[PDB]
Context: bound to proteins that are not shown
RNA sequence: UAUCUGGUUGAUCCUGCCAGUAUUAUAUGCUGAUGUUAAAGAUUAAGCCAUGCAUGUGUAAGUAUAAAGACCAAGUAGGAUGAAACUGCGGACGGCUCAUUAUAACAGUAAUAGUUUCUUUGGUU
RNA sequence: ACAAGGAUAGCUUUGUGAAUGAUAAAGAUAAUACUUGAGA
RNA sequence: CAAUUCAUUCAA
RNA sequence: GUGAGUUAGGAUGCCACGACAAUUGUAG
RNA sequence: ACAAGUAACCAAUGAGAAUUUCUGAUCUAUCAAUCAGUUGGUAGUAUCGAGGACUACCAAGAUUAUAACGGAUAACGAGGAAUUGGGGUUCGACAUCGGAGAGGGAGCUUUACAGAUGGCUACCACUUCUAAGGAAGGCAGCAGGCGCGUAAAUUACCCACUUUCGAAUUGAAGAGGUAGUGACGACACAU
RNA sequence: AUUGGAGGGCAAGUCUGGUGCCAGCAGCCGCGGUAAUUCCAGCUCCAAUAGUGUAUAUUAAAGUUGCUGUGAUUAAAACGCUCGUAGUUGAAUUA
RNA sequence: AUUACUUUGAAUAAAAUAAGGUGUUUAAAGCAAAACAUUAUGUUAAUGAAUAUUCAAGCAUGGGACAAUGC
RNA sequence: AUUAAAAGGAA
RNA sequence: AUUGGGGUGA
RNA sequence: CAGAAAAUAACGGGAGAGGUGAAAAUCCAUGAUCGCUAUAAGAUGCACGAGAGCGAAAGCAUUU
RNA sequence: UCAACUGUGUCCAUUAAUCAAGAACGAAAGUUAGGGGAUCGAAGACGAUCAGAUACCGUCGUAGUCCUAACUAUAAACGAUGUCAACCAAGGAUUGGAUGAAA
RNA sequence: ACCUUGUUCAGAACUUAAAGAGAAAUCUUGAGUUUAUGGACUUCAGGGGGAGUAUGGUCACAAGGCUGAAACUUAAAGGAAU
RNA sequence: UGUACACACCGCCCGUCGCUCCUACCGAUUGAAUAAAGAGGUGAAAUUCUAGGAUUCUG
RNA sequence: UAGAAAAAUGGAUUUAAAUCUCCUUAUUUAGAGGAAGGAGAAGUCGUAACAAGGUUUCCGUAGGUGAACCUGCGGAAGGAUCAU
RNA sequence: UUGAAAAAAU
Numbered sequence: 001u002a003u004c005u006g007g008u009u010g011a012u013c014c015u016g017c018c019a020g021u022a023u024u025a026u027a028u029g030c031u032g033a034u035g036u037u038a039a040a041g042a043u044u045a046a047g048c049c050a051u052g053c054a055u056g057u058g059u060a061a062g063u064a065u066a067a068a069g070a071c072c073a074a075g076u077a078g079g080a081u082g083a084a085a086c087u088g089c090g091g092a093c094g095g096c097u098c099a100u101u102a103u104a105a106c107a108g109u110a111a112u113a114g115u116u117u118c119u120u121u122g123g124u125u
Numbered sequence: 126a127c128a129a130g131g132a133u134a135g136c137u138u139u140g141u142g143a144a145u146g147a148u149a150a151a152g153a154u155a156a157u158a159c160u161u162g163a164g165a
Numbered sequence: 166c167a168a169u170u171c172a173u174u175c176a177a
Numbered sequence: 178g179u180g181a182g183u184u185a186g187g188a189u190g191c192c193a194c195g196a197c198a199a200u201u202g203u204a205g
Numbered sequence: 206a207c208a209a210g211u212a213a214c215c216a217a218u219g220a221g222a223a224u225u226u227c228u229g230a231u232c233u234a235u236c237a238a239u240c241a242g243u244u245g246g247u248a249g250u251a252u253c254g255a256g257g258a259c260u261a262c263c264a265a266g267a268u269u270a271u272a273a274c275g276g277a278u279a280a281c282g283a284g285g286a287a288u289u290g291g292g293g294u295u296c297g298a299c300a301u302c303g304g305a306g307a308g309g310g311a312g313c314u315u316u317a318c319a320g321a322u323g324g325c326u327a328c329c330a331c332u333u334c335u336a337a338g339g340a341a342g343g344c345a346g347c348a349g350g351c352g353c354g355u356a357a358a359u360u361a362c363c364c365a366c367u368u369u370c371g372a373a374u375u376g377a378a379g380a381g382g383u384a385g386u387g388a389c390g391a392c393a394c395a396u
Numbered sequence: 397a398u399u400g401g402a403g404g405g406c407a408a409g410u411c412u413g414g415u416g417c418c419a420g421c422a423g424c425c426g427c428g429g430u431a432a433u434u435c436c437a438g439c440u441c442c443a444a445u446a447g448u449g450u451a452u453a454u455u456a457a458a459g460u461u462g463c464u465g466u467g468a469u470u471a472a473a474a475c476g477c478u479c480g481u482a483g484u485u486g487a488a489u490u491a
Numbered sequence: 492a493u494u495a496c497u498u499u500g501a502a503u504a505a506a507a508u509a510a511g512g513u514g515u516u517u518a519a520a521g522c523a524a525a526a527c528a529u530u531a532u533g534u535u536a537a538u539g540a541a542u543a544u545u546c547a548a549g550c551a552u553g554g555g556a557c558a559a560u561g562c
Numbered sequence: 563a564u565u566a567a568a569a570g571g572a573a
Numbered sequence: 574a575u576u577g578g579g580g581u582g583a
Numbered sequence: 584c585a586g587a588a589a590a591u592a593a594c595g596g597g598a599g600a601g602g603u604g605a606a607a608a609u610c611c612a613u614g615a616u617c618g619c620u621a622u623a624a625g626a627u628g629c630a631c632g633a634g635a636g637c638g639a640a641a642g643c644a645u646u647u
Numbered sequence: 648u649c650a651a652c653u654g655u656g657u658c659c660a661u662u663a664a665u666c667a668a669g670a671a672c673g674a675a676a677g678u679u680a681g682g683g684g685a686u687c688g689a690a691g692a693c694g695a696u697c698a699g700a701u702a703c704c705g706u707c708g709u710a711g712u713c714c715u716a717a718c719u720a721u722a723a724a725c726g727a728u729g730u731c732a733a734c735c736a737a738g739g740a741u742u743g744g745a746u747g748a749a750a
Numbered sequence: 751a752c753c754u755u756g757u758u759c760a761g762a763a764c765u766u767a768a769a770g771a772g773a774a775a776u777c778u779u780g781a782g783u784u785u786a787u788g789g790a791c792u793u794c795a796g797g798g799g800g801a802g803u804a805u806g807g808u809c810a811c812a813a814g815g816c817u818g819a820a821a822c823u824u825a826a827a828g829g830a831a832u
Numbered sequence: 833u834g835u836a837c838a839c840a841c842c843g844c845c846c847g848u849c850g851c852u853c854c855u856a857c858c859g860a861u862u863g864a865a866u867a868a869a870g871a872g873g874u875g876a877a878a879u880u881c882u883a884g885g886a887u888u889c890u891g
Numbered sequence: 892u893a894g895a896a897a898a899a900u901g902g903a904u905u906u907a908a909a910u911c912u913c914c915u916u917a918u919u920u921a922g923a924g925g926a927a928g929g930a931g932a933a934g935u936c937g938u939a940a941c942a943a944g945g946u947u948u949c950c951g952u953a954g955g956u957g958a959a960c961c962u963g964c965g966g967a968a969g970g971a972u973c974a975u
Numbered sequence: 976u977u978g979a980a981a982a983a984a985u
Base pairs, nucleotide, nucleotide: 004020005019006018007017010832012830013829014828021456022455024453025452026451027450028449029448030447034393035392036391037390040386041353047351048350049349051348052347053346056089057088062086063085068081072079087372096306097305098304106229107228108227111224115222116221120217121216122215123214124213125212129160130159136152137151139149140148141147171190172189173188174187175186200209231277232276233275238268239267240266243265244264245263246262247261248260249259250258281303282302283301285296286295287294288293308329309328311326312325313324331342333340334339359384361383362382363381367380368378369377370376398444399443400442401441402440403425404424409439411438412437413436414435420427421426459787466795467794468793469775470774474792476672478670479669483665484664485663488564492560493559494558496554497553499551500550508543509542512522513521525534569662570659571658572657575651576650577649579648583647584628585627590622591621592620594618595617599610600609636643637642677718678717679716680715681714682713687711691707692706693705694704725969729791730790731789733783734782736766737765738764741761742760743759744758745757746756747755748754769778770777771776797824798823799822806817807816808815809814841944843941846937847936849934851931852930853929854928855927857925858924864919865918866917867916868915870913871912872911873910874909877906878905880903881902882901883900887896888895889894890893891892947968948967949966950965951964952963953962954961955960
Other pairs, nucleotide, nucleotide, family: 006404cSS006424tSS008015tWH008827cWH009011tHS011831cWW014471tWS015472tHS015827tWW016826tHS017825tWS023454cWW031388tWH031446tWS033394tWW034394cWS036519tWS038389tHS039387tHS044353cWS044357cHH045352tSS046097cHS050349tHS050360tWW053379tHS057371tSS058062cWH058086tWH060205cHS061209tHS063155cSS064066cWH066082tHS069080tHS084135cSS085134cSS086156tWS092316tHS092318cWS095307cWW099305tWS101104cSS104230tWH106282tSS109226cWW110225cWW112223cWW113179cWS118219tHH126162tWS131158cWW133155tWH133156tHS134154tWH135153tWH142144tHS143335cWS143339tWS144339tWS156158tHS161199tWH165197tHH166195tHS167194cWW168193cWW170192cWW177178tWH177184tWH179181tHS196212cSS201208cWH202207cWW204206tWW205207tWS234273tWH235805cWW236274cWW237269tWS238273tWS242245cWH244266cSS246257cWH252254tHS257262cWH265266cHS284297tHS284505tWS284506tWS291465cWW292463cWS292464cWS301504cWS306345tSS310327cWH312878tSS314321tWH315319tWH321324tHS327876cSS328908tSS330343cWW332341cWH335338tWS344347cHS344348cWH346379cSS347379cSS348360cSS354356tHS363365cHS364378tHS364380tWH365382tWS366381cWS388446tWS392518cSS395397tHH396397cWH401408tWS405423cWH406423tWH407442cSS415418cWS415432tWH416430tWS419428tHS419432tWW426434tWS429984tWS467473tSS471828cSS472795cSS476640cSS477639cSS477671cWW480668tHS481667tWH482666tHS492561cWW495555tWH501549cWW515519tWH524535tWW525526cHS540542tHS541542cHS566660tWS567661tWH574652cWW578635cWH586626cWW587626cWW588625cWW593619cWW596616tHS597614tWS597615tHS598612tHH598614tHS599615tWS601608tHH602607tHS603605tHS605695cWS607694cSS625685tSS633644tWW638641tHS640672tWS652743tSS653744tSS673720tWS673724cWS674721tWH674965cSS675951tSS676719tWS676952tSS677812cWS678811cWS686712cWW688710tHS689709tWW689962tSS690708tHS697699tHS700702cHS719813tWS723949tHS723966cSS723967cSS723969tWS726728tSS728781cWH735780tWW739763cWW740762cWW772775tHS776781tWS780782cHS797826tSS800821tHS801820tHH802803cHS802818tWS803819tWH804818tHS810812tHS821855cSS834942cSS836940tWS836941cSS844940cWW845939tWS847958cSS848935cWW856926cWW859922tHS860922tWH863920cWW875908tHS876907tHS879904cWW884899tHS885897tWS885898tHS886897tHS892893cWH932983cSS936957tWS937958tWS942945cWH972974tHS
């Protein structure tokens, strides 16, 4: 590295295959000083699950006499702070898996003069 | 319109069921919860 | 006021 | 305007809906 | 006085979402004809919206040897991976993007978005507590267990990095990070 | 510092004991029926090295799937022959 | 008159591939850092590869030989 | 809207 | 203008 | 159009004929085998006949 | 009745080649129904040879061998050589035309 | 017309090669113009058996024809020449 | 000259029959079943429409 | 009672799980009944093929038969003849 | 005109 070798015959040249070889990914045998990096219940059963956690959220600006405010500190419309509850926001993101699926999905591409919210931004009423 | 209206949880009390993040009545008390209403 | 439906009409 | 619109938009007439919390800090 | 907040309506965010146009997929003819809402038209209905999407009437149409229709897949698709002189062959569940699902279908509520299932109702099939009267549950989340097989890790700690959620600089996050197992692999290097 | 090996393919023993076509080894050819270079052993040394064999599968080898690129007298392989639709392929010429 | 062919672009997620730089003790790696100001000062508003692509379609354009479709 | 293929077909 | 054990029938 | 093979008819002759390496089975005195002469079908198409012709292959041979 | 070759200052002007599917023809044997039925002869019967002979050898003989009608669709159906086109050394001979001479 | 000779067209063939091809036998009116590999098109083959067998389909009155595998087994089976 | 022979014809080799094992195929028979996609019948449930109006609010 | 809300409950549709009856593919069980193939050092019976294999071999078809195989018709040379 | 056969591995 744009590469081959053994095997049909007394021997020769072929077709032709078997075996050999190298590499990648799975298990496994034997063995194992170090430092860096790193896959890991997918294939067989998207089969069945004990147990524990994985989604909650409070600022001076929604509602607070909790008989909470000796723990700051006073307090006459409730002092800053405020558990709990109502209210608002979120759990439609993230995370897991690959059963379905053969022009379906997906990839590039084009349309929406055929639809369109939430949050956020500019503006008007 | 120098500002309107009702009820409701937490709160109190009485309870049940073995129990779930279980639920019953009564007594009240708020809103940027639910409504009426104007600034045109 | 805005925005929605209908009918008619002018129109960059 | 747009490649292209009885299109954005204006005018006429009734219908439905119809507000800018009846809101919150004494301190940031 | 300056914030803060609210109700609608225009424009952005939107290259976003959702529908849709063109081209592109493996094997099979011991699969050759296939379709009747099927192909088209008109009116309506429904939807956020086009549309046989649905309904009524009318016509008979649409696809196929350029492989229709059907069958198989130990088939999720792509970016990509292994190996290669060139040409190629095989692979891709799995970083990232798109799709689908939460034991199997179905049906719905809430809200801007769900036909949601760490939401609800019923049926099918299972599992758990029970005072026997009744009651909840859905690990294809993270650890862990049984089974299956040739075949695969801790029932650990912390939101400090990245980022998200929230009434918001402060809380939460088995996302994420750290630690443990780990001759799957890759790099340098003892005797 | 182990793993595998010492006939050939393929680097490495014309070293010593038993077995006697038996146990066995062996990917393929093959070795063993009493003097085994291959068996089971001992010593020696070959390759790789914290790695080294096995089993299965993908790629190269494979010009043993051919577009680049195969073969069809005799090795496998031209339809018994003609007509023929789809498909594929189609003479020269335009100042 | 179209198509096909060919040449330039436009547009085109990253990771990955090839690749530019960079002494992680080298290497795999990572997109960090440092020659240096012997450094607060400036190099410095520092590097970020143009990172090239990428097949089959789609858009535009230069050319009309080889091909295709009827008048 | 050219010729008349050691292309093809007909007399 | 020919060639034809080309095919059919008597 | 042709005659071979076989069958029939009639005439001649009288002991074998077939067939084989050798034989056997078989035909003949109801006269075989053999010879001449005539019948009717069936089938065939020698010699010419060839590394000649024709045909898509299978195939195609008496002359008008 | 058809095909082909040669001849041709005749005509058309690409009409062509190869062909999945499909379709004609397709030896021998075999099938069905008629006619025919000489020869030969799968089956079969005898006689030999042999260890055996159900075979080769001899004799007799059914289907079959022939024609008509309908099937069948296979062969060592062979050139074991697909069809079409271009180029391609030397030589003799042959089948059918055309063209000069040679009667 | 039949025969003898020259040219040319078409057909079935033959002989020689020191050349071309091939494994060789052999081929030359190709089996040549091919690793210096591409003129067009159609069919067929992938070690030897199992096997043109099983099943499915179809054709035929039938025998059978056409389309046509797999399990398993084995290191050869085969071609031309000395 | 032919060869399928090379241990070289005292070669090689075919087929039925007999032994053991293995693989696929058919299969009267309760054979024969299991798991996956259509036509008809019954049909829970939640939504849409309709009736209802227990309760409680304005007096 | 006027009106508004309004929970059980009744009915008609829509979407329909689930289930029953007729029919549409893949995986497994099966014997008295079997029918094939293959492999295995030394098994019987023959002589089929290879030499002119002692009847040249082989192909298609039909028939017979312990078994290779034998015979009929038509082919082939892959013959044992490229030849009068 | 008759002539069938010759175990396995070396």
17S rRNA; mRNA from Entamoeba histolytica HM-1:IMSS: 985 nucleotides with solved positions. The entry has 18 different proteins, among them Small ribosomal subunit protein uS2, Small ribosomal subunit protein eS1 and Small ribosomal subunit protein eS27. The entry is indexed under SSU-body of 75S Ribosome, A/P-tRNA, P/E-tRNA, Entamoeba histolytica, Ribosome. Rfam match: Eukaryotic small subunit ribosomal RNA. Released in 2025, the model rests on cryo-electron microscopy data to a resolution of 3.21 A. The 2025 paper behind the entry is "Cryo-EM structure of ribosome from pathogenic protozoa Entamoeba histolytica reveals unique features of its architecture". Entry title: Cryo- EM structure of small subunit (body) of 75S ribosome with A/P- & P/E- tRNAs from Entamoeba histolytica.